Source information
The RNA with a sequence from Caldanaerobacter subterraneus subsp. tengcongensis has 31 modelled nucleotides. It is bound to 2-[(dibenzo[b,d]furan-2-yl)oxy]-N,N-dimethylethan-1-amine (HMJ). The organism belongs to Caldanaerobacter subterraneus, within Bacteria. Crystallisation conditions: 0.2 M potassium sodium tartrate, 0.1 M sodium citrate (pH 5.6), 2.8 M ammonium sulfate. The entry is indexed under PreQ1 riboswitch, Synthetic compound, Complex, RNA. Primary citation: Connelly et al., Nat Commun (2019), "Synthetic ligands for PreQ1riboswitches provide structural and mechanistic insights into targeting RNA tertiary structure". Released in 2019, the model rests on X-ray crystallography data to a resolution of 1.94 angstroms. Entry title: Crystal structure of a class I PreQ1 riboswitch complexed with a synthetic compound 2: 2-[(dibenzo[b,d]furan-2-yl)oxy]-N,N-dimethylethan-1-amine.
RNA sequence: CUGGGUCGCAGU
RNA sequence: CCCCAGUUAACAAAACAAG
Ligand code: HMJ
Numbered sequence: 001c002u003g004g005g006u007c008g009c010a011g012u
Numbered sequence: 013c014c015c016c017a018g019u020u021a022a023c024a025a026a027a028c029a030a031g
Base pairs, nucleotide, nucleotide: 001018002017003016004015005014009031011028
Other pairs, nucleotide, nucleotide, family: 002021tWS005025tWS006026cWH007011tWH007027cHS008010tHS008029tWS010030tHS014026cWS015024cWS016022tHS016023tHS017021cSS
C1' cells in the first nucleotide's frame, strides 16, 4: 500500500 | 489512526478517539 476485524454512542 | 492478514488477504483480541 491493499483486504478484513472483536471492541466502541462514535473509526473518511 | 488500534489489531490481524496478503489479493484464496486466517482464527482472534482490548485498549484508544474529535464530537
Ligand atoms: C476501526 C482505533 C482508529 C477497516 C473494516 C473498519 C474499521 C475498526 C475496528 C476497530 C478501528 C478500530 C481503531 C483507531 C481506527 C480503529 N475496518 O473498523 O480501532